[PDB]
């Protein structure tokens, strides 16, 4: 001067699909896509240390994110009812850096 692995990265940022719903004449374009609970995992938010709080430490606890699991909800789809409504049921995907920084490695 390179290569690998690690970090940087709560899968950080970012792309791309789907449903819904809301805006637009349209051409598009915005928002939602979940809530409790409970286990494991981790620390975006300003690269490690270093999310905090308590402990000598191992960890505990909290406090978010993600996974999974329940239940409730949403969204859809059968099936029963004259309707109100009830049963049973299926969804919430996918890719994912860089810059820098370090272990090892080769000239």
């Nucleotide at each position: 001067g390179a290569u690998u692995u690690g970090g940087g990265g709560a899968g950080u940022a970012g792309c791309c699909g789907a449903u819904u719903u809301c805006c637009g004449a349209a051409a598009g374009g915005a928002a939602a896509u979940g809530u409790a609970c409970g286990u494991g995992u981790c620390a975006a938010c300003a690269u490690u240390u270093u999310c905090g709080u308590u402990g000598a430490a191992a960890a505990a606890c909290g406090u978010g994110g993600c996974a999974c699991g329940u239940a409730c909800g949403g969204a859809c789809u059968g099936a029963a009812g004259a309707a109100a409504u009830u049963c049973a049921g299926u969804c919430a995907g996918g890719c994912g850096a860089g810059a820098c920084c370090a272990u090892a490695u080769c000239c």